[PDB]
The RNA with a sequence from Escherichia phage Lambda, together with DNA, has 49 modelled nucleotides. It was solved by cryo-EM to 3.9 angstroms. The work is reported in "A trailing ribosome speeds up RNA polymerase at the expense of transcript fidelity via force and allostery" (Wee et al., Cell, 2023). It was solved together with DNA-directed RNA polymerase subunit alpha, DNA-directed RNA polymerase subunit beta, DNA-directed RNA polymerase subunit beta' and DNA-directed RNA polymerase subunit omega. The reconstruction used 118,450 particles. The PDB entry is titled "Cryo-EM structure of E. coli RNA polymerase backtracked elongation complex harboring a terminal mismatch".
Context: bound to proteins that are not shown
DNA sequence: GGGTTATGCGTTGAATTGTCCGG
DNA sequence: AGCAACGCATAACCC
């Protein structure tokens, strides 16, 4: 570096 | 006898960031 | 090599 997954927020 | 209308293909869809690893 | 939702774009009415 550019996406990928996954999360926290927007309860 | 031009112009009414279905068919193609153009644009875009909040905010910031702790993680993972992969080409 | 499965959006959506609206709009602008060729080519046929049908009088």
């Nucleotide at each position: 570096c550019c996406g990928g997954a996954c999360a926290a927020u927007u309860u």